Shown are 76 nucleotides from a PDB entry: RNA (HIV-1 REVERSE TRANSCRIPTION PRIMER TRNA(LYS3)) from Bos taurus. It was solved by X-ray diffraction to 3.3 angstrom. Rfam match: tRNA. A reference for the family is Hou (1993), "The tertiary structure of tRNA and the development of the genetic code", Trends Biochem Sci. Keywords: mammalian transfert ribonucleic acid, HIV-1 primer tRNA, amino acid transport, canonical tRNA structure, canonical anticodon, frameshifting, codon/anticodon mimicry, modified bases, RNA. Entry title: CRYSTAL STRUCTURE OF HIV-1 REVERSE TRANSCRIPTION PRIMER TRNA(LYS3).
[PDB]
RNA sequence: GCCCGGAUAGCUCAGUCGGUAGAGCAUCAGACUUUUAAUCUGAGGGUCCAGGGUUCAAGUCCCUGUUCGGGCGCCA
Numbered sequence: 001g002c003c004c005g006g007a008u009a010g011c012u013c014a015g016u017c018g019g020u021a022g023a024g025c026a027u028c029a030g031a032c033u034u035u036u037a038a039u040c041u042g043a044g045g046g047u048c049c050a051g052g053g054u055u056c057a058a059g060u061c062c063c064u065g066u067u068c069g070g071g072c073g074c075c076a
Base pairs, nucleotide, nucleotide: 001072002071003070004069005068006067007066010025011024012023013022019056027043028042029041030040031039049065050064051063052062053061
Other pairs, nucleotide, nucleotide, family: 008014tWH008021tWS009010cHS009023tHH010045cHS014021cWS015048tWW018055tWS022046tWH026044cWW028029cWH032038tWW054058tWH055057tHS
C1' cells in the first nucleotide's frame, strides 16, 4: 500500500429494500428467603465510530476518514 469482516445500551447481538431502536447479560429497586444465590417484578441506560452527501425522513443508502480483527504485500 491494497483486500475482506466487525464498530448500535457497560458488554454481546436484533433493528427488513430509509419512517415511535430493542433483547440477553450487567447494573439499580423491590417481591421470596433466617439471610446470599437463583428466580419473579419494575426501573433507569443510547454523541447508533466520524465528516460530508442523497432525501419529506438516514442506524439503514453514497462518498472519505478513524478504528478493531484477518489475508496479502513491503524481493532471497